This is an experimental structure of RNA, with 35 nucleotides shown. It comes from the structure "Crystal structure of monoclonal J2 antibody bound to dsRNA". The structure was determined by X-ray crystallography at 2.85 angstrom resolution and released in 2025. Crystallisation conditions: 0.15 M malic acid pH 7, 0.1 M imidazole, 22% v/v PEG MME 550.

Context: bound to proteins that are not shown
RNA sequence: UAAAGAAGGUCAAUAUUG
RNA sequence: AAUAUUGACCUUCUUUA
Repeated sequence: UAAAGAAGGUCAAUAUUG
Repeated sequence: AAUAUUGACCUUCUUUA
C1' cells in the first nucleotide's frame, strides 16, 4: 500500500419513549 | 432532551497478502 473485521468520533436519518 | 439503531466519512487497532 490492498482486503476483511473491530473501537471511538462527527454528520444525515430511523426507532423507543419522556 | 435521553437511550438505542443503520449508513457514510475520519483517526486508530486487530487478523492476513